An RNA from Saccharolobus solfataricus, together with DNA: 38 nucleotides with solved positions. The depositors describe the entry as "Post-targeting aCASCADE Type IA CRISPR_Cas Surveillance Complexes". Taxonomically the source falls in Saccharolobus (Archaea, Thermoproteota, Sulfolobales, Sulfolobaceae). Released in 2025, the model rests on cryo-EM data to a resolution of 2.94 angstroms. The entry also contains CRISPR-associated aCascade subunit Cas7/Csa2 2 and CRISPR system aCascade subunit Cas5 1, not shown here.
[PDB]
Context: bound to proteins that are not shown
RNA sequence: AUUGAAAGUUCUGUUUCGAAGAAAACC
DNA sequence: TTTTCCTCGAA
Numbered sequence: 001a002u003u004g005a006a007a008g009u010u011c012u013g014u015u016u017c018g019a020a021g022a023a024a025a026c027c
Numbered sequence: 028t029t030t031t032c033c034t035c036g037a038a
Stems, first nucleotide, its partner, number of pairs: 015038005021032005
């Protein structure tokens, strides 16, 4: 000690499973 | 430096 004095919008949940940049070339 | 692809599904 004030339109001031008192008050948790808090608890619980996988972005997961799968897929070769590979084949050719004389300093 | 030439060829090919270049996300799907279910909340």